Record summary: Keywords: Riboswich, yybP-ykoY, RNA. Shown are 93 nucleotides from a PDB entry: RNA with a sequence from Lactococcus lactis. Ions in the entry include cadmium, barium and magnesium. Crystals were grown from: 40 mM Sodium Cacodylate, 80mM Sodium Chloride, 20 mM Barium Chloride, 5 mM Cadium Chloride, 12mM sprimine tetrahydrochloride, 12% 2-methyl-2,4-pentanediol. It was solved by X-ray diffraction to 2.54 angstroms. The PDB entry is titled "Crystal structure of ykoY-alx riboswitch chimera bound to cadmium". The 2018 paper behind the entry is "Convergent Use of Heptacoordination for Cation Selectivity by RNA and Protein Metalloregulators". NCBI's taxonomy places the organism under Bacteria, Bacillati, Bacilli, Lactobacillales, Lactococcus. An Rfam search finds the family "Manganese Mn2+ riboswitch aptamer (yybP-ykoY)" in it. The literature on the family includes a 2001 paper in Curr Biol by Argaman et al., "Novel small RNA-encoding genes in the intergenic regions of Escherichia coli". Its family is annotated with manganese ion binding in the Gene Ontology.
RNA sequence: AAAGGGGAGUAGCGUCGGGAAACCGAAACAAAGUCG
RNA sequence: CGUGAGGAAACUCACCGGCUUUGUUGACAUACGAAAGUAUGUUUAGCAAGACCUUUC
Numbered sequence: 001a002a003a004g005g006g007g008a009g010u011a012g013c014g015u016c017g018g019g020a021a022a023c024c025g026a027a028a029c030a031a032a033g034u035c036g
Numbered sequence: 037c038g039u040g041a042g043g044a045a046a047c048u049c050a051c052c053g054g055c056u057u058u059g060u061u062g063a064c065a066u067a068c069g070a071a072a073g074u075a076u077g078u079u080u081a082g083c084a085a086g087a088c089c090u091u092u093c
Base pairs, nucleotide, nucleotide: 003090012083015026016025017024018023027061028060029059031057033055035053038051039050040049041048042047063078064077065076066075067074
Other pairs, nucleotide, nucleotide, family: 002090cWW004089cWS005088cWW007086tWH008053tWS008054tSS009084tWS010085tWH013082cWW014080cWS014081tHS032056cWW034054cWW036052cWW068073cWW080081cHS
């Protein structure tokens, strides 16, 4: 490298918020549904 | 290959985990309130792989 697995839309980038920057927050539980 | 039980297979069930839906909470924009706070709406929308595994010219 074509399709598909990889890929709970995994890593990554980006959005809103805080904040001069670096950076940081976007939560807990339950029920139900689809994946890993 | 999520884990285990059941099952001949399809499936079923239970259990850890993510995701949307949605109930409660927490947070945040705003209004009223002396103020706690009462209420409404918000609360990562979107793009999306490459290394790396096969059925094939």